[PDB]
Context: bound to proteins that are not shown
RNA sequence: GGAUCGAUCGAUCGUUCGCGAUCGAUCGAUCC
Numbered sequence: 001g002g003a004u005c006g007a008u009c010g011a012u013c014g015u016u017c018g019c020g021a022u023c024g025a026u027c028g029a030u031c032c
Stems, first nucleotide, its partner, number of pairs: 001032002006027004012021003
Other pairs, nucleotide, nucleotide, family: 003031cWW004030cWW005028cWW011022cWW017018cSS
């Protein structure tokens, strides 16, 4: 080069609880 996982942060919708959800960004690690 390409795909994948994990952590933080932000945006958007739905219910004024704890929040739930599609997308996005940075950093790190693996394989091909």
This is an experimental structure of RNA (p3SLR14) with a sequence from Homo sapiens, with 32 nucleotides shown. Released in 2024, the model rests on cryo-EM data to a resolution of 3.8 angstroms. The depositors describe the entry as "Cryo-EM structure of RIG-I in complex with p3SLR14". It was solved together with Antiviral innate immune response receptor RIG-I.